[PDB]
RNA sequence: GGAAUUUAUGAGUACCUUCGGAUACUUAUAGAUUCC
Numbered sequence: 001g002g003a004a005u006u007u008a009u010g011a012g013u014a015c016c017u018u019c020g021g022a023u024a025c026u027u028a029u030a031g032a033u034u035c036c
């Protein structure tokens, strides 16, 4: 130095519905962890 993973956070795209809300996805940052 690459690479790999992982927790979180955010815009954005759409849409279901008991009309409260929810919910799928692209994408983006920091912390950290670890191998060669």
Base pairs, nucleotide, nucleotide: 001036002035003034004033005032006031007030008029009028010027011026012025013024014023016021
Other pairs, nucleotide, nucleotide, family: 015022cWW017020tWS017021cWW

The depositors describe the entry as "Structure of CssA4 (bottom stem) of CssA thermometer". An RNA structure with a sequence from Neisseria meningitidis, in which 36 nucleotides are resolved. NCBI's taxonomy places the organism under Bacteria, Pseudomonadota, Betaproteobacteria, Neisseriales, Neisseria. The entry is indexed under RNA regulation, pathogen, RNA thermometer, RNA, Structural Genomics, Seattle Structural Genomics Center for Infectious Disease, SSGCID. Barnwal et al. published it in Nucleic Acids Res. in 2016: "Structure and mechanism of a molecular rheostat, an RNA thermometer that modulates immune evasion by Neisseria meningitidis".